[PDB]
Context: one part of a larger RNA, bound to proteins that are not shown
C1' cells in the first nucleotide's frame, strides 16, 4: 500500500517519488 | 531574454445556423351564390 | 323551427 | 396557411 | 445577419528570391449587358 | 411566323 | 375561332463594369499581441522512468486437427549445451574470363 | 627460409 | 600448334554414309 | 560426282529501330 | 498525319539438302 | 518422272566452355532423437534344474503284521484263547522341509515377496555340507512353455549398429512484397507417392 | 487508344426435353356408369 | 355374361403429342472484306 | 466456257 | 490497282 | 455490337492432395448435430462492429492517428442514445416450471375446444 | 332480435429429475403485439429526432510501387567580434 | 538571414511536389537489415583502468538492436568500417548435465 473479482496483461489519466535527459534565467 | 503555460485578435481554408425567396395548371375531381331533391329539428 | 352531412342543376370564380 | 414537385440568396455587398 | 476549428496552415505584412492573384488586395469608371412585366407585331 | 384541340 | 412558343418594337422595374504585379539554378530554416512563471537556486519548465488507484477492455501457452479456453497431449524454476551439414553426378537463374574454340589434370622447370 | 604446402612458368 | 576432355555434325540395329545459294539443262 | 558463276538473307506472313516521302 | 523500303530477335505455314524405312512406274 | 510419304535428340552463317554462387533431384548417418527384430565371437550351473562321489541329521506318543511260547478242541484234516515280538512309501505330534485360509498386517514396507495366527508332511520317491558332471539356433525338467546368478514362448557381454521406420515428438533473429490446397489420372493404391490444377521467383516480346 | 482482352449486355443464327401440362393422343396402370 | 362403340374417376425416376425460366455454341472487319485486270497447277468438268 | 487452290498489280 |  | 481496359509467350520451384458450413436443387434413411451429390458464397487462413453467450448468421472486410457521417442493431436502469419523444391509431389480463417480448434457432409444440373480448361474411325479423 | 360460417389477441389441450433464467431487474394510460411519424413550432417553416465500427469522406504521418512530374553547366552582393 | 544540393535500385534515403495500394496460416522471395567466434586489410582505444558483471541511466531505431551514464564492480586486454569464413542466435523435444 492492498479487502474478498487468482495474479499477470492493454488503453488513458491522476497522486506521490525520481543519483535521468533537454531548455531558460532579461 | 525564454524550444515554458494560458487568453484574445488577424489572414486563408473548411464546416454550420438564422432570416428571405423562386419556377411548374401544384394550388378547379376545388371555392362561392340561387334553386329542386333529401335529411335533422 | 331551421341549419348542417349528401345528390342534381344556375350564374359567378381568379 | 392550403396535404405536390425541382431549386435559390454577400462584394457598388443579405 | 451570425457561429465554430484543443478538428488546419501562417512571417501571423513585419523584411533581403520567404512569389497576399483576390467579385475579397490596389487603380480607374459609373446601368457598361442580361434579365422581369405591359401594349402592340407576323 | 409557329405546336396543338375544336369547327 | 383560340392555345402555346418564337422575332420586332414600346413602357416601366431589377443588378454591377474594366485593368494590373515571375525570381539573380533548387531545397530546408525564420513561430506576432497580452498576462503568469523563470533574476543561478537543494530554481522553474518539458519529456522519460518507478509505485499505487480509478472508469473501460481482456479465456492458457506450444501442438495434431474441419473444429482447442478445453473434462485432448507436453508444460516447478535457473545457468550452460541442443537440430538442413560435408562430398560427388546433373539441371535452371544470376556474376566473371575467353569464344569456333574453352579448360585442364598428372608431372616437370626455376626459386 | 624467403608472406615459400603460397606465388610464377611449361 | 597438349598429351586428355567437352564442343564446332548428324544418322542407322548394323555393314555404312554424311548436309550453301542462284541460274541453265534433264 | 550434269554444267557455269560466288559481296552472300530459299520463299511467304506478323514483326523493335533506322531510312526516305505527305502533312 | 498517312502510306513505303530494309528488316534484327522470335513465332507460323511451304520448299530444298543429309542419314534411315518404303510405295509405285 | 523435274512422282509419291514417312522418320531423326538432323541441317537451314555456329555457341560453346572454365569458374563463382543460390535453388531443386539422387546417394551416403544425411535436419535431430526413438522399435519389436536379424547376424558374429565370447562369459556364466555361487541363484536354480538333474545325475554321481564322500560325510551329517531325524524329541514324545498311538496302532499292533510275520516269526516264537503255553494252554484248549479234534478220529484225522486242522481249528480256537492268552502272551511275546515290533512291521508299515501307517497315524497324532517337535526340530527340519513346505505354503492352505484370513482374499489379515504392510503395500513411498523391516523386506524390489517380508511379518502374524491358522495350516501340509515329518523312516522316507526324506532333509542337508563339500566335491564333480551336462548350457544358449543350447542345457535340464515326476511337464508348469518350470528353471539356467532380482534377466527367459530363446540368458548375459562386446561388436556389425548412429540397423530401417510411408509413423509419434522437436526444429533457435527482425521488418518488407506476394500468397494457397484438401480436386483430376495412375500406383499391393486408401495415415504414402508420381501427375495436372491453385502459388512464388526470374523474365522475354511488345503497346500507349 | 487496343494486338490473339472480358465469369457482363445487344442483334442475328443454331442446340435441348427439366418444371409445367396430358391420359377426351401412342406404351403402362386404373374407377364407374351408358348404348349395341 | 363376354365383346364392341363413345365417355368417365384417378396416375408415371426408368411414359409422352406439346413445352418454359435459368442456360449453352457461333458471328458482328485490317494477318480482313468488295470490285477490276492478270499468273500458275500434274485438282474437277465433254471444254 | 466454268469451277477449286496458291499468288501478283 | 481502286473503296470499306 | 453496349462499355470496361494493357495483349501474347516461356523457364525453375514450394506447399497441398483428411476438409467443413450455409442458400437453392437434390438421392438413401422413420429420423439424426446421419451418409452421398450439383451451383454459388464462406470458415479453415481473420480480426473488427451487432444478434446477452456461439468457427460458419447480420454489417463490414483490416498501415499509425484526429474530425465528420453512416451500416447491422438500438434509445426504462444495468448501458451511449426519445432526462419514459408524438399536439398517432387500435388489441391484450395471462393463479403456482409463474402472459408476451431480437430472425437463422425444432435455442420448442399438434389435432381438437372456449360469447373471454374485439372485427367481418351470408340469411330471416324490426 | 335470431341462425350459420370465418378472422385477431388471450385461455385449455401442455408431465421429470441440483435452485434459475425474454440476459437480469422489472414492465400492464407497457418497457407487450400490428402498423404510422420526427429539430426549434406535428392539419401555418415540404425534402437529416438521436447513439454506437478497424466501413465511407476529409486532414496528418509511415511504407511499397507496372508509379507520374520537376531541379542538378552553381558569376548578385556580402570577413569576424 | 545560415546551412545543404550525390545524374542517384537499395543508407542518416540527392532534393521538392503529386497519384495508387497496405490484414493473412502452409509457402516463396527481398533487405548499403540486426547479432556471434575466427582470417585478410584499414583506423583507433587501454593501469588517469580492457573484457566480463549490475541498473527507477537515459537517448536513438517500426524492430532485431545500438550508444552514453553510474558502480562506494573488476584488474588486462579490446573495438569501428570493407571484405573472407563457420561447430553462428532457443521457451518447451516424458530433451542432456549441474544447481535451486
Nucleotide at each position: 500500500a492492498c479487502g474478498a473479482c487468482a495474479a499477470u496483461g492493454g488503453a488513458a489519466g491522476u497522486a506521490c517519488c525520481u543519483u535521468c535527459a533537454u531548455u531558460u534565467c532579461u | 531574454c525564454g524550444g515554458c503555460c494560458a487568453g484574445a485578435c488577424c489572414c486563408a481554408a473548411c464546416c454550420u445556423c438564422g432570416c428571405c425567396g423562386c419556377g411548374c395548371a401544384a394550388u378547379u375531381u376545388c371555392c362561392u351564390u340561387c334553386c329542386g331533391g333529401g335529411g335533422c329539428u | 323551427a331551421a341549419c348542417a352531412u349528401c345528390c342534381g342543376g344556375u350564374g359567378g370564380g381568379u | 396557411a392550403c396535404u405536390g414537385u425541382g431549386c435559390g440568396g454577400g462584394u457598388u455587398u443579405c | 445577419g451570425a457561429g465554430g476549428u484543443c478538428a488546419u496552415g501562417g512571417g501571423g505584412u513585419g523584411c533581403g528570391u520567404g512569389a497576399g492573384u483576390g467579385g475579397g488586395c490596389g487603380g480607374a469608371a459609373u446601368a457598361a449587358a442580361g434579365g422581369g412585366u405591359c401594349g402592340g407585331u407576323g | 411566323g409557329u405546336u396543338g384541340u375544336g369547327u | 375561332u383560340c392555345u402555346u412558343c418564337c422575332u420586332c418594337c414600346u413602357u416601366c422595374c431589377c443588378u454591377g463594369u474594366c485593368c494590373g504585379u515571375g525570381c539573380g539554378u533548387c531545397u530546408c530554416g525564420a513561430c506576432g499581441c497580452u498576462g503568469g512563471c523563470g533574476a543561478u537556486g537543494g530554481a522553474a519548465a518539458u519529456g522519460g522512468g518507478g509505485u499505487g488507484c480509478c472508469c473501460c477492455c481482456a479465456c492458457c501457452c506450444g501442438u495434431c486437427u474441419u473444429g482447442a479456453a478445453a473434462c485432448a497431449c507436453g508444460g516447478a524454476c535457473c545457468a550452460a549445451g541442443g537440430a538442413g551439414u560435408c562430398a560427388a553426378a546433373c539441371a535452371g537463374a544470376c556474376g566473371c574470363g575467353c569464344a569456333a574454340g574453352g579448360g585442364a589434370g598428372g608431372a616437370g622447370u626455376a626459386u | 627460409u624467403g608472406u615459400g604446402a603460397c606465388a610464377a612458368c611449361u | 600448334u597438349u598429351u586428355c576432355u567437352c564442343g564446332u555434325a548428324c544418322u542407322g540395329a548394323a555393314a555404312g554414309g554424311g548436309a550453301g545459294g542462284u541460274g541453265u539443262g534433264a | 560426282u550434269a554444267c557455269a558463276c560466288c559481296c552472300g538473307u530459299g520463299g511467304c506472313g506478323u514483326g523493335c529501330g533506322c531510312a526516305a516521302u505527305u502533312u | 498525319g498517312u502510306g513505303u523500303u530494309u528488316u534484327u530477335g522470335c513465332c507460323c505455314a511451304a520448299c530444298a539438302c543429309c542419314g534411315a524405312c518404303c510405295g509405285g512406274c | 518422272g523435274u512422282g509419291g510419304g514417312c522418320u531423326g535428340c538432323g541441317c537451314g552463317c555456329g555457341a560453346g566452355u572454365g569458374u563463382g554462387c543460390c535453388u531443386g533431384u539422387u546417394u551416403g548417418g544425411a535436419c535431430c532423437c526413438g522399435a519389436a527384430a536379424g547376424g558374429u565371437g565370447g562369459u556364466g550351473a555361487a541363484c536354480u534344474a538333474u545325475g554321481c562321489c564322500u560325510g551329517a541329521a531325524c524329541a514324545a506318543g498311538g496302532u499292533g503284521a510275520a516269526g516264537c511260547c503255553c494252554g484248549g478242541g479234534g478220529a484225522a484234516a486242522c481249528c480256537c484263547c492268552g502272551g511275546u515280538g515290533g512291521a508299515g512309501g501307517c497315524c497324532u505330534g517337535u526340530a527340519g522341509c513346505g505354503a492352505u485360509g484370513c482374499u489379515g498386517a504392510c503395500g513411498u514396507g523391516c523386506a524390489a515377496a517380508u511379518c502374524g495366527c491358522u495350516c501340509g508332511u515329518a523312516c522316507g520317491a526324506u532333509u542337508u555340507g563339500g566335491g564333480u558332471a551336462u548350457c544358449g539356433g543350447a542345457g535340464c525338467g515326476a511337464a508348469a512353455g518350470a528353471c539356467u546368478c532380482a534377466u527367459c514362448g530363446a540368458a548375459c557381454c562386446a561388436c556389425c549398429u548412429a540397423g530401417u521406420a510411408g509413423c509419434u515428438g522437436g526444429u533457435u533473429c527482425a521488418c518488407g512484397u506476394c500468397g494457397a490446397a484438401g480436386u483430376u489420372u495412375c500406383c499391393c493404391u486408401c495415415a504414402g507417392g508420381a501427375u495436372a490444377g491453385c502459388u512464388g521467383g526470374u523474365g522475354c516480346u511488345u503497346g500507349u | 487508344u487496343a494486338a490473339g482482352a472480358a465469369g457482363u449486355a445487344u442483334u442475328g443464327u443454331g442446340c435441348g426435353g427439366u418444371a409445367a401440362a396430358g391420359c377426351a393422343a401412342a406404351u403402362g396402370a386404373u374407377u364407374a356408369g351408358a348404348g349395341g | 355374361g363376354a365383346c364392341c362403340u363413345a365417355u368417365u374417376c384417378u396416375c408415371a425416376a426408368a411414359c409422352u403429342u406439346u413445352a418454359a425460366a435459368u442456360g449453352u455454341g457461333c458471328a458482328a472487319a485490317c494477318a480482313a472484306c468488295c470490285c477490276a485486270g492478270c499468273c500458275u497447277u500434274a485438282g474437277u468438268u465433254a471444254u | 466456257a466454268a469451277c477449286a487452290a496458291g499468288g501478283c498489280u | 490497282g481502286g473503296g470499306u | 455490337a453496349a462499355u470496361u481496359g494493357a495483349g501474347g509467350c516461356a523457364c525453375c520451384a514450394a506447399g497441398u492432395g483428411g476438409g467443413c458450413c450455409u442458400u437453392c436443387u437434390u438421392c438413401g434413411g422413420u429420423a439424426a448435430g446421419c451418409g452421398g451429390a450439383g451451383c454459388a458464397g464462406g470458415c479453415g487462413a481473420u480480426g473488427c462492429g451487432g444478434a446477452a453467450u456461439g468457427a460458419a448468421c447480420c454489417g463490414c472486410u483490416u498501415a499509425g492517428g484526429g474530425a465528420u457521417a453512416u451500416g447491422u442493431g438500438g434509445c426504462g436502469u444495468c448501458a451511449a442514445a426519445a432526462c419514459u419523444u408524438g399536439u398517432g391509431g387500435g388489441c391484450u389480463c395471462a393463479u403456482u416450471c409463474u402472459c408476451g417480448a431480437u430472425a437463422c434457432g425444432u435455442g420448442a409444440a399438434a389435432a381438437g375446444g372456449g360469447u373471454g373480448u374485439u372485427g367481418g361474411u351470408g340469411g330471416a325479423u324490426a | 332480435u335470431c341462425c350459420a360460417c370465418c378472422g385477431g389477441c388471450c385461455c385449455c389441450g401442455a408431465a421429470a429429475a441440483u435452485g434459475g433464467a425474454u440476459g437480469a431487474c422489472g414492465c400492464u394510460u407497457a418497457a407487450g403485439c400490428c402498423c404510422c411519424a420526427u429539430g426549434u413550432g406535428c392539419g401555418u417553416g415540404a425534402u437529416u429526432g438521436c447513439c454506437c465500427a478497424u466501413u465511407a469522406u476529409u486532414c496528418c504521418u509511415u511504407u511499397g510501387g507496372u508509379g507520374a512530374g520537376g531541379g542538378c553547366g552553381g558569376c548578385u552582393a556580402u570577413a569576424u567580434g | 538571414u545560415g546551412a545543404g544540393a550525390a545524374a542517384g535500385u537499395g543508407u542518416a534515403g540527392c532534393c521538392c511536389u503529386c497519384c495508387c495500394g497496405a490484414u493473412g496460416u502452409a509457402g516463396a522471395c527481398g533487405u548499403g537489415g540486426c547479432g556471434u567466434g575466427g582470417g585478410g586489410g584499414u583506423g583507433a582505444g587501454g593501469a588517469c583502468g580492457a573484457a566480463g558483471c549490475c541498473g527507477a541511466u537515459g537517448g536513438c531505431g517500426c524492430g532485431a538492436g545500438c550508444c552514453u551514464c553510474g558502480g562506494a564492480u573488476g584488474g588486462a586486454c579490446c573495438c569501428g568500417c570493407c571484405u573472407c569464413u563457420a561447430g553462428u542466435g532457443c521457451a518447451g523435444a516424458u530433451c542432456u548435465u549441474g544447481g535451486u